[PDB]
């Protein structure tokens, strides 16, 4: 860093 | 947008 999930 | 989980 990319997706995908939660939280904010 | 950041962080945490998961895969890479």
């Nucleotide at each position: 860093g990319u997706g995908u999930u939660u939280a904010c | 947008g950041u962080a945490g989980g998961c895969a890479c």
An RNA structure, in which 16 nucleotides are resolved.
Crystallisation conditions: 2 MM RNA (SINGLE STRAND), 0.04 M NA CACODYLATE (PH 7.0), 5% MPD, 0.050 M MGCL2, 0.001 M COBALT HEXAMINE CHORIDE, 55% MPD IN RESERVOIR, VAPOR DIFFUSION, HANGING DROP.
It comes from the structure "STRUCTURE OF AN OCTAMER RNA WITH TANDEM GG/UU MISPAIRS".
The entry is indexed under GG/UU MISPAIRS, RIBONUCLEIC ACID, RNA.